[PDB]
Context: bound to proteins that are not shown
Molecule: crRNA
Organism: Phage #D
RNA sequence: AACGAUUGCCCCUCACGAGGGGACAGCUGGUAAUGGG
Numbered sequence: 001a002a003c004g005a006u007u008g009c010c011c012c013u014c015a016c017g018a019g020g021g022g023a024c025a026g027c028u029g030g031u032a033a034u035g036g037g
Base pairs, nucleotide, nucleotide: 009022010021011020012019013018
């Protein structure tokens, strides 16, 4: 290189009819104490 992907979540934008971009390792722990050869 590989040719627009059905909800969601986040951000941004909106004439609210939506549009653009992004994460996808998740559960819970984890940035809070006195660290300039």